Solved structure of RNA from Homo sapiens, 43 nucleotides shown. Ions in the entry include magnesium and sodium. Crystals were grown from: 100 mM ammonium acetate, 5 mM Mg sulfate, 50 mM MES pH 6.0, and 600 mM NaCl. Method: X-ray diffraction, resolution 2.78 angstroms. The entry became public in 2015.
RNA sequence: UAUUCUAUCGGCUAAGGAUGAAAGUCUAUGCCGAUUCUAUUCU
Numbered sequence: 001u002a003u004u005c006u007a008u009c010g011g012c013u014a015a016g017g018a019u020g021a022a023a024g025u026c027u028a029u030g031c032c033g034a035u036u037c038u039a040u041u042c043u
Base pairs, nucleotide, nucleotide: 002040003039007035008034009033010032011031012030016027017026018025019024
Other pairs, nucleotide, nucleotide, family: 001041cWW004038cWW005037cWW006036cWW013028tWH014015cHS014027tWS020022tHS020023tHS028030tHS
């Protein structure tokens, strides 16, 4: 430095669902990052 796993922050998306006349908005069960955490890695 990376993968796994864990949890917490911060963030992305909104099909579905909610709301609305609409436009949009809200919403992760879909995602990313940082750090922690189970185990493993090239040096």